Overview
Entry title: Cryo-EM structure of large subunit of Giardia lamblia ribosome at 2.7 A resolution. The RNA (rRNA 28S, nucleotides 4 to 367; rRNA 5.8S, nucleotides 1 to 139) from Giardia lamblia ATCC 50803 has 468 modelled nucleotides. An Rfam search finds the family "Archaeal large subunit ribosomal RNA" in it. The literature on the family includes a 2001 paper in Science by Yusupov et al., "Crystal structure of the ribosome at 5.5 A resolution". Rfam links the family to the GO terms structural constituent of ribosome and ribosome. The family is grouped with related families in Rfam's "LSU clan". Primary citation: Hiregange et al., Nucleic Acids Res. (2022), "Cryo-EM structure of the ancient eukaryotic ribosome from the human parasite Giardia lamblia". The reconstruction used 91,058 particles. Method: cryo-electron microscopy, resolution 2.75 angstroms. The entry became public in 2022. NCBI's taxonomy places the organism under Eukaryota, Hexamitidae, Giardiinae, Giardia, Giardia duodenalis. Ions in the entry include magnesium and potassium. Among the 39 different proteins in the entry, which are not shown, are 60S ribosomal protein L7a, Ribosomal protein L17 and Ribosomal protein eL22.

Context: one part of a larger RNA, bound to proteins that are not shown
RNA backbone atom coordinates (compact mmCIF):
# COMPACT_ATOMS: atom_id res chain seq x y z
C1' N A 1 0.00 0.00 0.00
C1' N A 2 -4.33 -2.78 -0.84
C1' N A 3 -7.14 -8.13 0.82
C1' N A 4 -9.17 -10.78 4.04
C1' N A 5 -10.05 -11.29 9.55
C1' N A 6 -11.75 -9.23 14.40
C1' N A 7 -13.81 -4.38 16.69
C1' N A 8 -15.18 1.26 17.38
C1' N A 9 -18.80 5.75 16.27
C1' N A 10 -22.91 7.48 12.67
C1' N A 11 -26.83 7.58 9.11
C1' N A 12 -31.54 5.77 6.96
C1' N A 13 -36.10 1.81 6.74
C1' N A 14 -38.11 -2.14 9.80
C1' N A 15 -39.40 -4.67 14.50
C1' N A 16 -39.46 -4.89 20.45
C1' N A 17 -40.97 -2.93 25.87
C1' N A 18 -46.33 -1.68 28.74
C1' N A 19 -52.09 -3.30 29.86
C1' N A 20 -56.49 -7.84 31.63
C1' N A 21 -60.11 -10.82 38.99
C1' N A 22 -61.03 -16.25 33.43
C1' N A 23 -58.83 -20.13 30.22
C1' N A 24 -53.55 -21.69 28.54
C1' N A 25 -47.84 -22.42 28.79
C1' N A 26 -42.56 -22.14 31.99
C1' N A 27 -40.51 -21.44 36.75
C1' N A 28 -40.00 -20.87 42.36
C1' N A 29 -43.64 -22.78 46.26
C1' N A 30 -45.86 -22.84 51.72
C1' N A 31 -48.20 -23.43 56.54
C1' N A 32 -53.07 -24.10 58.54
C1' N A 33 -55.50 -28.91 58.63
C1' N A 34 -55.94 -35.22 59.22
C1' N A 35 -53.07 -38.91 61.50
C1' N A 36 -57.75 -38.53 67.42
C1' N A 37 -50.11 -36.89 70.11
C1' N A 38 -46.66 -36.30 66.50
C1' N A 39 -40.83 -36.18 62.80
C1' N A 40 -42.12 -39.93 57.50
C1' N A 41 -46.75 -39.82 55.08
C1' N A 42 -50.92 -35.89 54.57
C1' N A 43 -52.88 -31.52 52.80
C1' N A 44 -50.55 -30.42 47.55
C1' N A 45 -47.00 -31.10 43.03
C1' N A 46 -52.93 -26.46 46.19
C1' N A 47 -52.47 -20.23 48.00
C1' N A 48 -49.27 -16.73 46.52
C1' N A 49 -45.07 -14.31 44.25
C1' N A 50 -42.10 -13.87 39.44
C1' N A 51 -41.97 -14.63 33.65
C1' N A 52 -44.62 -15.65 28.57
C1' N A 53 -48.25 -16.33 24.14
C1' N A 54 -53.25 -16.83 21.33
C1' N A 55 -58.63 -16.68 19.99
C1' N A 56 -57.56 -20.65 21.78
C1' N A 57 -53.11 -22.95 23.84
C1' N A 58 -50.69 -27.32 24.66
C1' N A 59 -49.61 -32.05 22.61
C1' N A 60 -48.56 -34.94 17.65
C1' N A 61 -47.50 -38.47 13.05
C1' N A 62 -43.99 -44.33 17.27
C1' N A 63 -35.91 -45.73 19.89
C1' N A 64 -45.44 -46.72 20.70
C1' N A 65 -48.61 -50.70 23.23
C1' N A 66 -48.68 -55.67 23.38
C1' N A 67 -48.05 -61.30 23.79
C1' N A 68 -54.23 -61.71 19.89
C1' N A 69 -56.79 -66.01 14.67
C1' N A 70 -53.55 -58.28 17.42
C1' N A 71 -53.44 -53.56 16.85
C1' N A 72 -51.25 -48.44 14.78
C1' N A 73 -49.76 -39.63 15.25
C1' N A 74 -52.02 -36.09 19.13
C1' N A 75 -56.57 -34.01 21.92
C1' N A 76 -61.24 -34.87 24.39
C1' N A 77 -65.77 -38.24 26.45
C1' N A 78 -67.84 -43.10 28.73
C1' N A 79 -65.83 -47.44 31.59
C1' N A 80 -62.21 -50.05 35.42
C1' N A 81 -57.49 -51.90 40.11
C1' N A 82 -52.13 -52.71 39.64
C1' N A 83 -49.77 -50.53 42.92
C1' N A 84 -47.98 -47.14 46.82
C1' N A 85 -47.77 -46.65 52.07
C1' N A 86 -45.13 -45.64 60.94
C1' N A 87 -48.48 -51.58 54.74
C1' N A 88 -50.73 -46.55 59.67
C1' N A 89 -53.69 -42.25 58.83
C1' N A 90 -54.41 -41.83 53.89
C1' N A 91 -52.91 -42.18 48.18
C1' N A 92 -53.40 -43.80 42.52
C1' N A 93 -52.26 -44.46 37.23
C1' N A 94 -52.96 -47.52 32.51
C1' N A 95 -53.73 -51.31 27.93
C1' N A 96 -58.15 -53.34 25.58
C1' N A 97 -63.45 -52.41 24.43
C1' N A 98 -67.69 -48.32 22.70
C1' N A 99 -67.79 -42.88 20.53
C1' N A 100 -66.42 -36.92 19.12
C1' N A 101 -63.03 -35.98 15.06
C1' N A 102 -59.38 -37.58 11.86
C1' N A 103 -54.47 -35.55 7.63
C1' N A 104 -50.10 -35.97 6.91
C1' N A 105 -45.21 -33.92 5.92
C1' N A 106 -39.53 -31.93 6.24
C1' N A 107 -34.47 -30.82 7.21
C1' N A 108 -29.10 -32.42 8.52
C1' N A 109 -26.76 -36.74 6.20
C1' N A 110 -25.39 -37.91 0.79
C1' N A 111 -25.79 -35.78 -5.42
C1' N A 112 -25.21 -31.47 -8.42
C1' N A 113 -21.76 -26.31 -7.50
C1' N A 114 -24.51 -20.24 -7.78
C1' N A 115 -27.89 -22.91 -11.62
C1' N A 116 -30.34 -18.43 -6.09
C1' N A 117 -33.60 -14.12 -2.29
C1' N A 118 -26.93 -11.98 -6.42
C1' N A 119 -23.07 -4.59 -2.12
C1' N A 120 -25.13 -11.43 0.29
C1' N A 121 -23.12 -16.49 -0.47
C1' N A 122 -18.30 -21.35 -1.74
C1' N A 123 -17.04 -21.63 6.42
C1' N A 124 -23.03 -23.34 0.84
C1' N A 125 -27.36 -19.83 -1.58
C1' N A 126 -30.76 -22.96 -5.19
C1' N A 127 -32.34 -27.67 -7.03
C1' N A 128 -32.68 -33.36 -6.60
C1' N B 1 -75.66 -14.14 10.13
C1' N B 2 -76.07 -8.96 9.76
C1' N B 3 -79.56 -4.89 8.17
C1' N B 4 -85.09 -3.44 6.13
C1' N B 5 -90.45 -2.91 6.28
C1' N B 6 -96.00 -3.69 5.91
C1' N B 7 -99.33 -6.07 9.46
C1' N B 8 -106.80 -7.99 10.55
C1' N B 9 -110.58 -7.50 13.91
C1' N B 10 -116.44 -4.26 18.60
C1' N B 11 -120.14 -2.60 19.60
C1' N B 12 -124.87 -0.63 22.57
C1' N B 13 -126.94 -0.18 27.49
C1' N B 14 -126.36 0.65 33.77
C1' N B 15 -122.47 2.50 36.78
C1' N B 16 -117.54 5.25 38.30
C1' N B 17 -113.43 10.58 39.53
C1' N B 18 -111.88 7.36 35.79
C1' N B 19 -114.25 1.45 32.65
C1' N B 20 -109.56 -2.84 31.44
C1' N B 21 -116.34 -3.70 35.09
C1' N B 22 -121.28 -6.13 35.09
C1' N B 23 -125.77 -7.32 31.65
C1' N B 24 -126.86 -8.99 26.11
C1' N B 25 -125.61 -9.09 21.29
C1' N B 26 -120.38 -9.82 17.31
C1' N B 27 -115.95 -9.85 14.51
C1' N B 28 -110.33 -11.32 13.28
C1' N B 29 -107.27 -15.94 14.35
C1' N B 30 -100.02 -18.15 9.82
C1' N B 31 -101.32 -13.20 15.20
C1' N B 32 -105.21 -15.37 22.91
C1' N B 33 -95.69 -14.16 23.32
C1' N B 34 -95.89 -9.72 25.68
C1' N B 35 -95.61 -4.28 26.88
C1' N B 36 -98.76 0.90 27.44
C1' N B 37 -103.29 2.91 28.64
C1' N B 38 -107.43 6.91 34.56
C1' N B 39 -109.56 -0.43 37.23
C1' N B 40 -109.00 -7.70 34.77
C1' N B 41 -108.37 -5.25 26.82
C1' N B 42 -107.31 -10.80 21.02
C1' N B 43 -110.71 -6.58 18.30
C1' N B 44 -107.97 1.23 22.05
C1' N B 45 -102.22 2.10 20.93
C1' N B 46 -97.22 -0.78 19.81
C1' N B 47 -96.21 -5.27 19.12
C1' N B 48 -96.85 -11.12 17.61
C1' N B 49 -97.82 -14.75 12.80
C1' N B 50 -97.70 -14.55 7.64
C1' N B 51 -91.32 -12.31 4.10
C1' N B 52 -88.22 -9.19 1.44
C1' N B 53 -82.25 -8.05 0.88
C1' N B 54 -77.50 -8.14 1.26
C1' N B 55 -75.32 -14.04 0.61
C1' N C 1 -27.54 -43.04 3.90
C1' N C 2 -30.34 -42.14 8.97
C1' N C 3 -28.48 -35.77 14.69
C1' N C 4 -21.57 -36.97 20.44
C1' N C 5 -19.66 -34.05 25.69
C1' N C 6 -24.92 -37.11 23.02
C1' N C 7 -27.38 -42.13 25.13
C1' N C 8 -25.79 -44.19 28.94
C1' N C 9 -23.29 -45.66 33.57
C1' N C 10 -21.55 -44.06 39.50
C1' N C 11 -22.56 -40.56 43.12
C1' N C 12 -25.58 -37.17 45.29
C1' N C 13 -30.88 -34.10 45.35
C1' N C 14 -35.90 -33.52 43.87
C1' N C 15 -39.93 -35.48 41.68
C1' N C 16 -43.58 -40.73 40.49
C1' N C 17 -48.85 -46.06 41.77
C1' N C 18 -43.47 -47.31 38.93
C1' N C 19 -41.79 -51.31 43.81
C1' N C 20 -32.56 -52.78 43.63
C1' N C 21 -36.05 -46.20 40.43
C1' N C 22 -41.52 -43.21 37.44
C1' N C 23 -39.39 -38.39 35.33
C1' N C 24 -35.62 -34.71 35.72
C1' N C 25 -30.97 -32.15 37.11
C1' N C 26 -25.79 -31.50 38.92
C1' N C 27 -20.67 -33.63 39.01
C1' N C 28 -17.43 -37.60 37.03
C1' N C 29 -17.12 -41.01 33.37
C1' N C 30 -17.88 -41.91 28.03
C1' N C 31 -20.12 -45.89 23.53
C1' N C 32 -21.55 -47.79 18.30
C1' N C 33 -25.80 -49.86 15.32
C1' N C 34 -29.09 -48.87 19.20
C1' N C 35 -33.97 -48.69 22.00
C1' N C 36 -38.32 -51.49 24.48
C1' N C 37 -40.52 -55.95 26.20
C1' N C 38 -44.35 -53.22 35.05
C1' N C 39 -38.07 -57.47 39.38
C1' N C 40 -32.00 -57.51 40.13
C1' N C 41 -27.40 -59.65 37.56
C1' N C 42 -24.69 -62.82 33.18
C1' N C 43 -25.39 -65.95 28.55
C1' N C 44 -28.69 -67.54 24.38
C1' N C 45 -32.92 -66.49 21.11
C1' N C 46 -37.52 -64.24 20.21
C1' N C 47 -41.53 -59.96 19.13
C1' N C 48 -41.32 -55.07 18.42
C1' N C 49 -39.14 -49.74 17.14
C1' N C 50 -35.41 -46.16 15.51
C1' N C 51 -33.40 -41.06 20.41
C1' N C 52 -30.28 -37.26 21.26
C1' N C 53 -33.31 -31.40 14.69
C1' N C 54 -38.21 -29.39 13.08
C1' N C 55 -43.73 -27.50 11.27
C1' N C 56 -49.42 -29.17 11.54
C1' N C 57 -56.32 -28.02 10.93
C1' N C 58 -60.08 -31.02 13.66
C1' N C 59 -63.03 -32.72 18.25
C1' N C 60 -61.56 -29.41 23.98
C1' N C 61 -61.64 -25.06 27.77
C1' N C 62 -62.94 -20.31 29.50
C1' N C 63 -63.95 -14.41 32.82
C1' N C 64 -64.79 -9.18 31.41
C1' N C 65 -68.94 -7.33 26.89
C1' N C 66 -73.49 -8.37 23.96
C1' N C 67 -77.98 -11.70 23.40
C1' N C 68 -82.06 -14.85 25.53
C1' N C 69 -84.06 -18.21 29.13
C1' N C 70 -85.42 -19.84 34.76
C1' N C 71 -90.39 -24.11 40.06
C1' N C 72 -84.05 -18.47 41.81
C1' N C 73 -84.29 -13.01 45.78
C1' N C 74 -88.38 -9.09 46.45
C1' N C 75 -85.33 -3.14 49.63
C1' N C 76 -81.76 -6.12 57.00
C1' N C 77 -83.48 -10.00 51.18
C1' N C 78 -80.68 -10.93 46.36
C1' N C 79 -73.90 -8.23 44.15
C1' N C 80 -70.59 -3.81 48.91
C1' N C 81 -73.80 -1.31 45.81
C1' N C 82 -82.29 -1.01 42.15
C1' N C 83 -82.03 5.64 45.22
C1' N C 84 -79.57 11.95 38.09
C1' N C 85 -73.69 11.94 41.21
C1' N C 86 -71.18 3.38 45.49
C1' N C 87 -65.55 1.33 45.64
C1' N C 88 -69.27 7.10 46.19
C1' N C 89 -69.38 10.06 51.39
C1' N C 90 -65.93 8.86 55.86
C1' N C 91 -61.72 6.48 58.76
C1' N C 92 -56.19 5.17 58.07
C1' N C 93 -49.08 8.42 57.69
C1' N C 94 -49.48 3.99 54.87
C1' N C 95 -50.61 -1.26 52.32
C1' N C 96 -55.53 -0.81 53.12
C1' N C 97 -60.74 -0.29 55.02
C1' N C 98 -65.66 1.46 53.05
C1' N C 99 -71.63 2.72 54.89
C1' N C 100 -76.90 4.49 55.11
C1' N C 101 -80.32 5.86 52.10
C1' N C 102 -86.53 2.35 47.20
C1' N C 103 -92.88 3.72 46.56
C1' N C 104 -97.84 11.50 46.85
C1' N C 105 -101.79 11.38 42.94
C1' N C 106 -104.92 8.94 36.47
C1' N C 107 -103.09 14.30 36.45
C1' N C 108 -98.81 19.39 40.17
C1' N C 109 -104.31 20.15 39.07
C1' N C 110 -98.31 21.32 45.37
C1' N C 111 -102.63 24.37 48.21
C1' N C 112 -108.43 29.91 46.68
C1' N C 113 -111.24 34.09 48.97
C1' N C 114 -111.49 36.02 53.86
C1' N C 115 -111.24 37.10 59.20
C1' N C 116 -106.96 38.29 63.22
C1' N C 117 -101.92 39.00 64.47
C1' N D 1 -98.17 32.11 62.91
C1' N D 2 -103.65 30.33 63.92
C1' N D 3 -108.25 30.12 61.97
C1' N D 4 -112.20 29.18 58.56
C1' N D 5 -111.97 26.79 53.98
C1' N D 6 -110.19 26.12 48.69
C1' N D 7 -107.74 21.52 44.51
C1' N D 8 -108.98 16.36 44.50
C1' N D 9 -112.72 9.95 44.71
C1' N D 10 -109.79 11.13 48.87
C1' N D 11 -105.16 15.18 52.00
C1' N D 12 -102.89 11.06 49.99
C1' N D 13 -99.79 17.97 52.11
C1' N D 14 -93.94 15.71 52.06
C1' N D 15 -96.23 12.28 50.90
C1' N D 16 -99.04 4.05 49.92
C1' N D 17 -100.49 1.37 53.95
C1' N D 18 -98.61 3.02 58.90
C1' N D 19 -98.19 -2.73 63.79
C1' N D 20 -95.39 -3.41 68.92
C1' N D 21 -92.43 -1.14 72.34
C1' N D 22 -93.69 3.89 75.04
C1' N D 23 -96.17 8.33 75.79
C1' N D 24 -100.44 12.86 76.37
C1' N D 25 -105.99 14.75 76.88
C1' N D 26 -111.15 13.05 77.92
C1' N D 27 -114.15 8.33 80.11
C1' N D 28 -114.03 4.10 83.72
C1' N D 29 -112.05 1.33 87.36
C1' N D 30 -107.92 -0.36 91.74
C1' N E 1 -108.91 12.34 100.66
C1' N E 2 -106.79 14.20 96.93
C1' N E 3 -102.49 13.27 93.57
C1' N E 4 -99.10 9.90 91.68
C1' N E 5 -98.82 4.87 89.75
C1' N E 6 -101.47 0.92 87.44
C1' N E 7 -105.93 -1.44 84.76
C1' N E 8 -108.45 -0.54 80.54
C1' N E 9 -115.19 0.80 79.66
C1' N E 10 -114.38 3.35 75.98
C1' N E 11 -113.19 7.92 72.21
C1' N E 12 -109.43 10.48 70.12
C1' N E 13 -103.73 12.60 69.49
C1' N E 14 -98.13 12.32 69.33
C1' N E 15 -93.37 8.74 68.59
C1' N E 16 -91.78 5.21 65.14
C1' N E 17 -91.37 2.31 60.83
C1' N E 18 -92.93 -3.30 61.30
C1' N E 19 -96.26 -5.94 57.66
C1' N E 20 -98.97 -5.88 52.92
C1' N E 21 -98.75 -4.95 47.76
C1' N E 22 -95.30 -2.97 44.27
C1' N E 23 -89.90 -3.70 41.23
C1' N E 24 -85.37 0.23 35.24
C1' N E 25 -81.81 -3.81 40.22
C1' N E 26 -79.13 -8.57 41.50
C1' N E 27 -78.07 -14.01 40.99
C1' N E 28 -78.44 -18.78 38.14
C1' N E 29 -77.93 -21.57 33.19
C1' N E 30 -76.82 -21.24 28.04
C1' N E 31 -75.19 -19.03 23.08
C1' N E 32 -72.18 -15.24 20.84
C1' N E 33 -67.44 -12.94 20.72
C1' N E 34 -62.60 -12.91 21.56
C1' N E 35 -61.94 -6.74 18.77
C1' N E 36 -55.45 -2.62 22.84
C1' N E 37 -50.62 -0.28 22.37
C1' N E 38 -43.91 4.26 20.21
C1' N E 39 -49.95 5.86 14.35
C1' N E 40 -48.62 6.69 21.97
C1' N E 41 -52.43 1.56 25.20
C1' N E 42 -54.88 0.73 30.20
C1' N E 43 -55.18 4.68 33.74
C1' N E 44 -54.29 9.38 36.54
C1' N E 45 -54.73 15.21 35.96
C1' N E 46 -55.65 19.78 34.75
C1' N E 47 -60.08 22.73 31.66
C1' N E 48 -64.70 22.79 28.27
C1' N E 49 -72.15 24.44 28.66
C1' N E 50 -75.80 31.56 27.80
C1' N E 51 -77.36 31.40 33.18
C1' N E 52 -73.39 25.20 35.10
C1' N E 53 -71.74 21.86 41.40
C1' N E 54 -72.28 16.15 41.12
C1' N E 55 -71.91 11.62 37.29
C1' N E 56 -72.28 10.72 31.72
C1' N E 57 -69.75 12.70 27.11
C1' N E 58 -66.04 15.70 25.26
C1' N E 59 -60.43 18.05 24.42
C1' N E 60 -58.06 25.19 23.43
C1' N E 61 -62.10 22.81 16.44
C1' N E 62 -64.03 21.00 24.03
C1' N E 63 -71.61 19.33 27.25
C1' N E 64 -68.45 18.99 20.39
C1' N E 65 -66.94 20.20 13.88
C1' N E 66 -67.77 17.88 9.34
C1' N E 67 -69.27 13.78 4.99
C1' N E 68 -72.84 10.05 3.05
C1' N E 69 -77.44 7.37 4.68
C1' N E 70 -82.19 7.24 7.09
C1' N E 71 -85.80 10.14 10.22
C1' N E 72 -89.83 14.16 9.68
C1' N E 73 -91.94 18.14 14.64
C1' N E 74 -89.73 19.51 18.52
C1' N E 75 -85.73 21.44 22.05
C1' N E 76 -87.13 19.12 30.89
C1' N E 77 -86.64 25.77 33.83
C1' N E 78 -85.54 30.72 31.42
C1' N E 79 -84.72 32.20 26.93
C1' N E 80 -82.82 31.12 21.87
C1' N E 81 -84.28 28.28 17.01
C1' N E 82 -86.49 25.81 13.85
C1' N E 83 -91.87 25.69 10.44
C1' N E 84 -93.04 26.15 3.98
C1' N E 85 -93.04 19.22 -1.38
C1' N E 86 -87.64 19.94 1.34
C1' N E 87 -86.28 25.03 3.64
C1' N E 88 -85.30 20.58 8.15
C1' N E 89 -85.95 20.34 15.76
C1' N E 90 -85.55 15.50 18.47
C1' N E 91 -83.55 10.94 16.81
C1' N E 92 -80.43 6.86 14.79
C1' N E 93 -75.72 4.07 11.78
C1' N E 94 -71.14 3.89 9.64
C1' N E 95 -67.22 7.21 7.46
C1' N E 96 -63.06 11.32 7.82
C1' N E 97 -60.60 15.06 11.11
C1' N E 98 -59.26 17.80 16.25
C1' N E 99 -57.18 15.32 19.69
C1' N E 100 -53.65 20.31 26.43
C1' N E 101 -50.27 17.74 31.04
C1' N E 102 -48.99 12.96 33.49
C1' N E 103 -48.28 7.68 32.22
C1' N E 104 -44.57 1.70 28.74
C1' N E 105 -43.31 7.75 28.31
C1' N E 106 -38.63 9.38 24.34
C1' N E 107 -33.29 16.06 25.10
C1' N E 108 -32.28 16.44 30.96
C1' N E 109 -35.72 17.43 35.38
C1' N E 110 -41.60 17.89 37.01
C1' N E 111 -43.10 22.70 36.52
C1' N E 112 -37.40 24.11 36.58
C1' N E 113 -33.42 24.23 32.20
C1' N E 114 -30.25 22.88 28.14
C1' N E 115 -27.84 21.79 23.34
C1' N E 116 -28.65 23.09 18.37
C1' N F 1 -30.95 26.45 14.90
C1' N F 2 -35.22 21.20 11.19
C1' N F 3 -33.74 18.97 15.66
C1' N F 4 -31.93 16.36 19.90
C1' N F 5 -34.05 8.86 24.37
C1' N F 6 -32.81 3.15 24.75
C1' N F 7 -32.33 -2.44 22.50
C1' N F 8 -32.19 -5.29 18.08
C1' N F 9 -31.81 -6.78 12.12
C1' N F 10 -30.47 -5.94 7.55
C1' N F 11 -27.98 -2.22 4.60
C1' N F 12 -24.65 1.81 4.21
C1' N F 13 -20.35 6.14 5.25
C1' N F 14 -16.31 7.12 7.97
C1' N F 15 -12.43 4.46 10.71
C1' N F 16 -8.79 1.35 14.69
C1' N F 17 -5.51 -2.86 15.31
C1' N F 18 3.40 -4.96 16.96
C1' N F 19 -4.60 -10.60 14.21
C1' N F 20 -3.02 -13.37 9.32
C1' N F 21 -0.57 -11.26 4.25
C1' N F 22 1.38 -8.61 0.81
RNA sequence: CGGCCCGAGGCGGCGGGGGCGACGGGCGGAACUUAAGCAUAUCAGUACGCCCCGGAGGAGAAACCAACCGGGAUUCCCCGUAGCGGCGAGCGACGCGGGAGGAGCCCGCCCCGAAGGCGCGCUGUGGG
RNA sequence: CGCCGCGAGGGGGCCCGAGGGCCCCGCCCGAGAGGGUGCAAGCCCCGUACGGCGG
RNA sequence: GCGAGUAGCGCUGCUUGAGCGUGCAGCGCGAAGGGAGGCGCGGCCCUUCCAAGGCUAAAUACGCCCCGGGACCGAUAGCGGACCAAGUAGCGCGAGCGAACGGUGAAAAGGACGCCC
RNA sequence: GGCCGCUCAAAAGACCUGAACCCGGCCGGC
RNA sequence: GAACGCCCCGCCGGCGGAUGCCUCGGCCCGGGCGGCGACGAAGAGCGCGGCGGAGCGCGAGACGCGGUGCGGACCCGCCCGCCCCGAGAAGCACCGACCCUCGAACGCAGCGCGCC
RNA sequence: CGGCGCCGCCGCCUCGGCGCCC